Overview
ppGpp Riboswitch from Sulfobacillus acidophilus DSM 10332: 102 nucleotides with solved positions. Method: X-ray crystallography, resolution 2.2 angstrom. The entry became public in 2018.
RNA sequence: GGAAGUGUACCUAGGGAUCCACCUCGAGAGAGGAAGGACCAAGCGGUACAGGCCUACUUCGGUAGGUUACACCGUGGGGAUAAAAGACCCGUGGCAAGUUUC
Numbered sequence: 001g002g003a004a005g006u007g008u009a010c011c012u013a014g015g016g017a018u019c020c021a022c023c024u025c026g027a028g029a030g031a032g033g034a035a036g037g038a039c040c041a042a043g044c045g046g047u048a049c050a051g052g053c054c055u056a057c058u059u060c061g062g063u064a065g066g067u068u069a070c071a072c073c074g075u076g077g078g079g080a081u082a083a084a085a086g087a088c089c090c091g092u093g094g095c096a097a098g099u100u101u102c
Stems, first nucleotide, its partner, number of pairs: 001102004006050006014040002019037002022033004051068007072094007
Other pairs, nucleotide, nucleotide, family: 005069cWS012042tWH013041tHS013086tWS014086tHS015084cSS016038cWW016082cWS016083cSS017035tWS021034cWW026028tHS026029tHS040085tWS043071tSS058061tWS069098cSS070097cSS079087cWW080085tWH081084tWH
């Protein structure tokens, strides 16, 4: 240097303003506001499932147990949805960290 470091669901750190409800103003259509129901959400946050691997018994089906590390100090660029984000996509610097494979 290449690859691996898994997925799904629900939650939170958090995110905005379509929808429904609300506040102010307005005769009203609405304009402004806020963030309730709902909605989006973490590689390096959580929970639960799957899943991967190993061991010991095996009625050779499985049963039970164990295991599944790290992700630091920084820094950009881009797209979506009504709109935004620690969500999505693409980069990059340093003698950081801790596992596997060529």
Primary citation: Peselis and Serganov, Nat. Chem. Biol. (2018), "ykkC riboswitches employ an add-on helix to adjust specificity for polyanionic ligands". Crystallisation conditions: 0.075 M MgCl2, 0.1 M Na-acetate pH 4.2, and 21% PEG400 (v/v). The PDB entry is titled "ppGpp Riboswitch bound to ppGpp, native structure". The model includes bound GUANOSINE-5',3'-TETRAPHOSPHATE (G4P).